[PDB]
Context: bound to proteins that are not shown
RNA sequence: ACACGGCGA
DNA sequence: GCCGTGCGCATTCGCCGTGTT
Repeated sequence: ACACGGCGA
């Protein structure tokens, strides 16, 4: 640093 | 350089896991 699920706000 | 056809971007931040059937 770009992708799926989740959690947080 | 006034207002036309067009590809891109949809609010931000933090962080864990499995990627298989």
Background: An RNA, together with DNA: 30 nucleotides with solved positions. Released in 2004, the model rests on X-ray crystallography data to a resolution of 2.88 angstroms. Crystallisation conditions: T7 RNAP, DNA, RNA, alpha-beta methylene ATP, pH 7.0, VAPOR DIFFUSION, HANGING DROP, temperature 298K. Entry title: T7 RNA polymerase alpha beta methylene ATP elongation complex. Protein in the same entry: DNA-directed RNA polymerase. It is bound to diphosphomethylphosphonic acid adenosyl ester (APC).